[PDB]
Context: bound to proteins that are not shown
This record gives sequence, structure tokens and C1' cells, in this order.
RNA sequence: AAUUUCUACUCUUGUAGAUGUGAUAAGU
DNA sequence: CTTATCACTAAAAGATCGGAAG
DNA sequence: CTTCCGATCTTTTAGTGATA
Repeated sequence: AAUUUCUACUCUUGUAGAUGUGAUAAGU
């Protein structure tokens, strides 16, 4: 502790998994 | 903090600009 | 010099099926 974004790590300038985006309403 | 909606589109149609004609 | 007709950019537009 590196991520389209999230989580969590670092044998590896990355790894394992997941991820439907934008917009507007309405309810508590 | 949840529940429902819609788009996930190319082509017709019309506004916009420029060139030709009386 | 003005108005009408043609290229180009934007903006609407069509709408199927099926229970819980």
C1' cells in the first nucleotide's frame, strides 16, 4: 500500500474477490 | 436509509446557413 | 439587393409481450 470503483494484503511496478452507470421522484 | 421509474438510438424532421436568381 | 431553394446541424420520434 499501487485499484474504472470497493474491500483486504504485498512473492510479483501488483495480487484474490466483487462491482449497472447516469438522471429524477417518492416513503421513513 | 429504502422502493420505483426511465435511457442504454438511428432516422425522420425541422432549424440554420449559404449560394443562385429576378 | 432581397428572397427562395438546397447542404448541414440539432431534435424529436417511433413502441412489442407477459402474472404477481